[PDB]
Context: bound to proteins that are not shown
RNA sequence: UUUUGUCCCUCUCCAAACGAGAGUACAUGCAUGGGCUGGCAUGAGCGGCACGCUCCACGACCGUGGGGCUCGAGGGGCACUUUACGUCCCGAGGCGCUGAACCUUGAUGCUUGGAAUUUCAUGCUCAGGGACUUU
Numbered sequence: 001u002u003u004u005g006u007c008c009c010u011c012u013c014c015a016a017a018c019g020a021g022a023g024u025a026c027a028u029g030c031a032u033g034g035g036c037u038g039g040c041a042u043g044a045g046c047g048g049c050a051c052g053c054u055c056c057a058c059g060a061c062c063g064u065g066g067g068g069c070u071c072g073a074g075g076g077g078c079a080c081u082u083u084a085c086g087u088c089c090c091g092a093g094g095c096g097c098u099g100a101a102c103c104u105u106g107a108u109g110c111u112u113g114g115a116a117u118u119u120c121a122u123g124c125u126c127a128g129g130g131a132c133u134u135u
Base pairs, nucleotide, nucleotide: 006130011019029126035119039112046106047105052069053068054067055066056065057064058063077097
């Protein structure tokens, strides 16, 4: 040989036994892990007259343009517009620079996390048995 058990392996059962199963392999088991479901509650990051955002458009992915919106401050202070160096502000003051920002808003319903024992795909990967009883 038929096996059942045992390698193997599940979480419903589960103290252990026991149980319950199982793969047994493809729209699988199996995991990556996809998608997706949540949750917590707007990241880091960067930005504030730019950039963001937003609208439109083109290019359609884009580049890009347009329109519109948007279009955050508290700071000790200090330079320099000179000898002609065309700085062609000479001061008024303007331009910056100058340690910290603090909160904010924005991009951002962000960011981030969602199994042990989440949801599923027309996703991905991986692989799919040792024992031994044994009639």
Molecule: SHORT RRNA-IV OF THE LARGE RIBOSOMAL SUBUNIT
Organism: TRYPANOSOMA BRUCEI